An RNA structure from Bacillus virus phi29, in which 97 nucleotides are resolved. It was solved by X-ray crystallography to 3.32 A. The entry is indexed under phi29 bacteriophage, RNA. Crystallisation conditions: 0.12 mM spermine, 5 mM cobalt hexamine, 10%(+/-)-2-methyl-2,4-pentanediol (MPD), 62 mM potassium chloride, 30 mM barium chloride, 40 mM pH 6 Na cacodylate. Rfam match: tRNA. The PDB entry is titled "Crystal Structure of phi29 pRNA domain II".
RNA sequence: GCGGAAGUAGUUCAGUGGUAGAACACCCGACAGACGAAGCGCUAAAACGUGGGAUUCUGUCGGGGGGUCGCGGGUUCGAGUCCCGUCUUCCGCUCCA
Repeated sequence: GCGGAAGUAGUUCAGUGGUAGAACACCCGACAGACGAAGCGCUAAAACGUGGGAUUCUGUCGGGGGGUCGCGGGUUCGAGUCCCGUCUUCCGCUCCA
């Protein structure tokens, strides 16, 4: 080379031809909760509350950003959706060493 699938947000993905979405991730905020040296209420320490954010951390919530729907063509009033060509990845099959 023969045919088939997949390509949509940073990740994984959804989406009867009539407006592009969610989950995770990222940024912001709100609230919640934990442990946080020295001090203090301790009045010997220890534990206990209180303060300190030395790098903080975890959770729920609600906003923010980010889209060439691989690239192109066709069909349609209208394409992410259907048909074609192409590109990239994987999955089969017939050749040659």